[PDB]
RNA sequence: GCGUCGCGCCGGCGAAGUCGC
RNA sequence: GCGUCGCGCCGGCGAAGUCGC
Ligand code: FSJ
Numbered sequence: 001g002c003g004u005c006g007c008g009c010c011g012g013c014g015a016a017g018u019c020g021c
Numbered sequence: 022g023c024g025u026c027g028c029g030c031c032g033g034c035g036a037a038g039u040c041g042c
Stems, first nucleotide, its partner, number of pairs: 001042003005038001007035008017026001019024003
Other pairs, nucleotide, nucleotide, family: 004039cWW018025cWW
C1' cells in the first nucleotide's frame, strides 16, 4: 500500500414492528 | 394524520479496532 472482518454517527430506502395524541 | 421508540439494507463519515498478502 491492497483486500477480508468488526464498532460508532448521520442520512436515504423499506405493502405488513411500537406507544401517545 | 402528526410525533416518540424499535428492526433491516445500502451509502457517506470516523488521528488511534481485526486478520491476510
Ligand atoms: C474503519 C484499516 C481495512 C473506518 C484500520 C483495509 C474509519 C482502520 C482497507 C475509522 C479502519 C479496506 C474506524 C479501516 C477496508 C474506527 C481498515 C478498504 C486499505 N486497516 N474506515 N482503523 N484497505 F472504528 O477504519 O486495510 O479493505 O473504522 O476500515 O478494511 O481498513